[PDB]
Context: one part of a larger RNA, bound to proteins that are not shown
RNA sequence: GAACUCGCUGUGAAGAUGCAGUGUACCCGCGGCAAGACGGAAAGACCCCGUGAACCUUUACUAUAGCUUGACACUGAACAU
RNA sequence: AUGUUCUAACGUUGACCCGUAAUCCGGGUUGCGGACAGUGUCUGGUGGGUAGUUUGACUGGGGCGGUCUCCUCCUAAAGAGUAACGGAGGAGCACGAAGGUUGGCUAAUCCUGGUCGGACAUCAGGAGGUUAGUGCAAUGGCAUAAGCCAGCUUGACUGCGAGCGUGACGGCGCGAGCAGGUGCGAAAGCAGGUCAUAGUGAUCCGGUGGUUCUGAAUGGAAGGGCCAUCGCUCAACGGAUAAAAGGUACUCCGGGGAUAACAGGCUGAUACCGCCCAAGAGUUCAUAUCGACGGCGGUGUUUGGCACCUCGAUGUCGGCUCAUCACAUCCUGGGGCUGAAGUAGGUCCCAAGGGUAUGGCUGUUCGCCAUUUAAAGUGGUACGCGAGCUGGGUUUAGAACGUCGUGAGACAGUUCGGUCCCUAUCUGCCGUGGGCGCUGGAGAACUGAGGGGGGCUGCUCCUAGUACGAGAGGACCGGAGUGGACGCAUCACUGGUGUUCGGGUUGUCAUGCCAAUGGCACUGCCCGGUAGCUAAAUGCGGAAGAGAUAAGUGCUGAAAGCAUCUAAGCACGAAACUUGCCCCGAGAUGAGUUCUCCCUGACCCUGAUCAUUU
RNA sequence: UUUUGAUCAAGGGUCCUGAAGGAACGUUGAAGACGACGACGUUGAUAGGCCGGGUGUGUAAGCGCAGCGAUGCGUUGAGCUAACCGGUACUAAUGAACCGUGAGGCUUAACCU
Numbered sequence: 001g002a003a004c005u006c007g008c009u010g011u012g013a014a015g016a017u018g019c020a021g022u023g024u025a026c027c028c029g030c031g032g033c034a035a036g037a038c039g040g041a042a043a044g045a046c047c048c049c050g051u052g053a054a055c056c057u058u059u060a061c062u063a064u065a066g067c068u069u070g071a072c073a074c075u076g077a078a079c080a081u
Numbered sequence: 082a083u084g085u086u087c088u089a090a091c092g093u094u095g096a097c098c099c100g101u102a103a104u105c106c107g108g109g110u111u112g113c114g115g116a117c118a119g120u121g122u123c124u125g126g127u128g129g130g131u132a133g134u135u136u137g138a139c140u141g142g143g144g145c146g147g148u149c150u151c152c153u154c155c156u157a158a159a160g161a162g163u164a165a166c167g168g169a170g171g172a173g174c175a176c177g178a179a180g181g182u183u184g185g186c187u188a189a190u191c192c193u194g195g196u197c198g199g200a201c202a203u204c205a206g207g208a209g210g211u212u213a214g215u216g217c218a219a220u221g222g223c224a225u226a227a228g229c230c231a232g233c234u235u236g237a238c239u240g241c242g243a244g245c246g247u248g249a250c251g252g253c254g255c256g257a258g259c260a261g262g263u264g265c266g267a268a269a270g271c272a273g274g275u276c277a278u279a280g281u282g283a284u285c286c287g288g289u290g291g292u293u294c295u296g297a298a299u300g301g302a303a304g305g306g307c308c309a310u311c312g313c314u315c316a317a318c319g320g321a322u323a324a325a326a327g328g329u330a331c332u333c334c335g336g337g338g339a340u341a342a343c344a345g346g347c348u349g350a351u352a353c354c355g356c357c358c359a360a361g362a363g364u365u366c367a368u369a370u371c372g373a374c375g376g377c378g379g380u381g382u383u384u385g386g387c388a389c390c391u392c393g394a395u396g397u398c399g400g401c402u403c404a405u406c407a408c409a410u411c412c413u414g415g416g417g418c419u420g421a422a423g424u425a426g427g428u429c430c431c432a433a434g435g436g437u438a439u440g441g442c443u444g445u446u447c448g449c450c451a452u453u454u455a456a457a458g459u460g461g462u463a464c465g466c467g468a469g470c471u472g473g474g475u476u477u478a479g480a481a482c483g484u485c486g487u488g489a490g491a492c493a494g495u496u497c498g499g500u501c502c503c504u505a506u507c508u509g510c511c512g513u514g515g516g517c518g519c520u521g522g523a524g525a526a527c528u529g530a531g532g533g534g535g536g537c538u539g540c541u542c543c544u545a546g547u548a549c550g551a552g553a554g555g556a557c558c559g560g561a562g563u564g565g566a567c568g569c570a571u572c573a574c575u576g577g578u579g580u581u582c583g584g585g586u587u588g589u590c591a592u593g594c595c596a597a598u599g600g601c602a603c604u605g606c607c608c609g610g611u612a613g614c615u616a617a618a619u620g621c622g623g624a625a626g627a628g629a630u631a632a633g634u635g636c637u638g639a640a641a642g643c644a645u646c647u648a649a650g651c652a653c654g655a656a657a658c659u660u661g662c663c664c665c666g667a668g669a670u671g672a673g674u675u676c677u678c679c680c681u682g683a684c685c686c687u688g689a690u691c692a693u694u695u
Numbered sequence: 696u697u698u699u700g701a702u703c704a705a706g707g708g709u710c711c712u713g714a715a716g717g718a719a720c721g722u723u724g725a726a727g728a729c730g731a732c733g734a735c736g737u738u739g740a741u742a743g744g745c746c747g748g749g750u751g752u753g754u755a756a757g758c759g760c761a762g763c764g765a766u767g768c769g770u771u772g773a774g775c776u777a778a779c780c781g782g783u784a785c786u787a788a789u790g791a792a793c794c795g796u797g798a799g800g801c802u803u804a805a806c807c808u
Stems, first nucleotide, its partner, number of pairs: 003017001006023005026516008035508003039503002047337004052333002054329004060134005066127003070123005076087006091114003095111006137149003146166001150172006173318001174216001175275002180234007188212001190208005214223002217280001219278003238261004244255004250319001263272003286312007294305002344391001345389001346387003350384001352380006361371002398473001399471003403465001404462005411436003414431006438452005479497001481495002483492003517668001521679007531665004537565007549554001567622005575616004582609005587602006626660003633653004680799001682710005687704006711797001716794002720736005741787003744783005751775002757770005
Other pairs, nucleotide, nucleotide, family: 002018cWW005507cSS011016tWH014345cSS014346cSS030728tWS034035cHS034505tWS037468tWH038463tWS042394tWS044046tWS044047tHS045394tHH047142tSS048340cWS051321tWH057488cSS058060cWH058487cWS060325cSS061129tHH065128tHS069124cWW075116tWS075118tHH076089tWS088115tWS088116tWH089115tSS090115tHS091118tWS101105cWH128130cHS134325tWS135326cWH136327cWH139166cWH152218tWS153219tSS156165tWS157164tHH158163tWW170218cSS171279tWS173281tWS173316tHS175179tWS178180cHS178235tWW178237tHH187226tWH188210tHS188213tSS189209tHS195203cWW199201tHS199202cWH209212tHS213226tWW222227tSS223226cSS236262cWH236272cWH240273cWH242257tHS243256tHS248251tHS259273tWH266268tHS266269tHS282315tHS282320tSS283315tWH284313tWH296302tHS296303tHS322324tHS327489tWS329331cHS338342cWH340392tHS341392tWH343395cWW349350cHS349351tHS349381tWS349384cHS351381cWW351383cWW358374cWW359372tSS359373tHS360372tHS362367cHS363369tHS366420tWW367372cWS369427tSS380409tWS381383cHS388389cHS395463tWS396501tWW398444tSS402466cWW408433tHS410412cHS410432tWS411433tWH412455cSS414655cSS415632tSS422549cSS422553tWW423548cWS423554tSS431631cSS432656cWS435537tSS436456tSS437457tSS437458cWH443447tHS444473cSS453457tWH454456tHS455537tWS455538cHS466469cHS472501tHS478499tHS480496cWW486488tHS486489tHS505507cHS513729tWS513730tHS518672tWS522715tSS528667tWH529666tSS529669tHS530666tHS544558cWW546547cHS546555tWS547556tWH548555tHS550552tHS550553tHS566623cWW572615tHS572616tWH574618cWS576617tWS579611tHS579612tHS581777cSS583752tSS609751cSS610777tWS611778cWH616617cSS616618tHS625661tHS629657cWW630655tWH631654tHS632654tHS637647tWH637649tWS638648tHS639645tWH640644tWH641643tHS647649cWH667669cSS668670cHS679714cSS694697cWS712796cWW713795tHS715795tHS718792cWW721788cSS726731cWS727730tWS735788tWS739784tWS739788tHS740785tWH741784tHH750776cWW753772tSS753773tHS754771tSS755773tHS756771tHH762764tHS762765tHS
């Protein structure tokens, strides 16, 4: 995904409506209940991984705005030392 | 240079005038600063203020810890090789002699004797035979020594190299021999480092020396090449940069059940339960009860191991509701032994029918505590149960404490706060119909295969103050009553409800008004209350009996002249089993039974048989 | 082998027939979500109403009297009273119609002829 869509014990990608054995079961609604269909919803937020991301920190690295230092320029005249 | 004075650059966010109708701007007048300040270029410092980034891998998940290259042994399965966070040790050098060669030499340890002198020094002898030695691990070697001493020395040479070993490769290794020059030896010869196997770092970029090989018009030169050589704990040791730490619970993406947390699975060390042996305890006495030192199993049941299922989601504590199964039994039932007088206990066996607290504390489970009970069982069920409830706890985002951190932040440490979705298709389950069938149709009453429900128990009295017992105490067996919990039915009683019955009453509006009524205000608010429904109300139930049994007890009885509950035969024996009690029940397709009721046309078409045939 | 009448069928379609009973419809129920189940439909108590009672509430309205009045008292245990009890054809449960058929397979055995 498609269904002619039972229980149990076992088996099995290791918790079976669908395999084995077996038990039970005439066909089809309606009102109800939620034990299962590892039910529906969202490509697990946990966890790990990627030589992935982002933002945050800092005495991680490398830079840099800002702040600060001096030299030269705009920049001149005395005089003493 | 460093002061001071000056005015003229420059500043003025002082004053006054003009453009001008203007708190801008510009120009003028003037004052105050004044070569300062300020700005441009260059430059040192500072610089999470801002930006770009880095922050390894292995790993029985990640992290933390450990490790990362090289050597030796073992694992390694008698060629080589061979993995693990397998079991044990080492290296990151040393040495111009500790290298070459020639000549020579031979150890450890113990015993005996000997000044100081001793366990042990040096000397002598003997035993011994490498148990020593090897610059440093281990292994393999080593007397012809590779071990020990001495003489002379530089082969720790330069160019090469048949051939071979070992590597994916880069590379690494072993090597006779050839050319030149050399050392030791009389000589044959030996020597291209060291008993061997660790002692290490590619490439790039550069440094130093040598060498016209090259030399951007030409001669040079620079630079480059070639030869020799130097600079890496690049140790994450095939080295990604010259240069790099953290946080994220504010988080985000791509991925994985390749890999952890839940649950399942495998396992069963651990856990829990059972058994074997019997030291010993128990006055005596292993085995009433208990059982040391050891041994053997069962369960799946704790703590774990593993990583097989699920990461395109399998909701994980506790409570609530509702359960269902096991039996290793808590109570009730049956029994053996007892260190069982009785009462009451201990221990083991059988037994799963039914039953099996409410509260205080705490999120608790648990636990402790209070007070009950016949008892307050132990486990499995996705540590049962969130498409059934909750949401106190764990486990987002807020905040704070202690603590850690420089900090961002962090802590199975604490603290206050903090969104729980789903209309059920299928299976399943509780109920309830429709269809057809069951062989003519129909209305009834049944039988009973089979299924379900139910199954608990206290106390008091009598037997009896008996049996037992010195007494204190105090029964079995059997009988009677009355309760708890549970269940079914019912409404006569006692009551609840009783917005459909009657009444009281507040505010307001209306019916013309009075009187009387109605609407509205939760049925406006209330007081009562009929039927019904109903519990707290009141009737009833669990059984007795029977069958077959469990553990257990026996009779008779051989095998086995005895003994023996057993082999033949025969009898007892429990809330378990089968019935008995209640309800369903013939889709019991194996569709059953009994009683009663109803229908007694013409045909055609055509066939089947017959009587006729051709 | 083809043919000329009789009897009878697990064929088929038409005609006549339409039972027993059922369903439907209606009035309904201490039955019920709906279906279902039960009662009843004029030869009738099924429901509603109506009559009598019961029950509940608690002395209606109107009128009169006492009081200035609120109010009290009498008529009066009055009036009102659902789902209750006993009754009662007043109303509604209509004559019909619909479905369902017409003697019910084969074989064998036991009998009855």
This is an experimental structure of RNA (23S rRNA, nucleotides 2018 to 2936) from Escherichia coli, with 808 nucleotides shown. It holds a match to the Rfam family "Bacterial large subunit ribosomal RNA". Rfam links the family to the GO terms ribosome and structural constituent of ribosome. The literature on the family includes a 2001 paper in Science by Yusupov et al., "Crystal structure of the ribosome at 5.5 A resolution". NCBI's taxonomy places the organism under Bacteria, Pseudomonadota, Enterobacterales, Enterobacteriaceae, Escherichia. Bound small molecules: n-formylmethionine (FME). Keywords: MS2-tag, H98, ribosome. Released in 2023, the model rests on electron microscopy data to a resolution of 1.85 angstroms. The entry also models magnesium ions.